[PDB]
Context: bound to proteins that are not shown
Molecule: 3' stem loop crRNA
Organism: Vibrio phage ICP1_2011_A
C1' cells in the first nucleotide's frame, strides 16, 4: 500500500500443497 482478502480440490488436519 490495491475496497480486495474469495470459491474449491488433495490431505487425518483449523500442517502443507495445488486449481482459478
Nucleotide at each position: 500500500g490495491u475496497u480486495a482478502g474469495c470459491a474449491g480440490c488433495c490431505g487425518c488436519a483449523u500442517a502443507g500443497g495445488c486449481u482459478g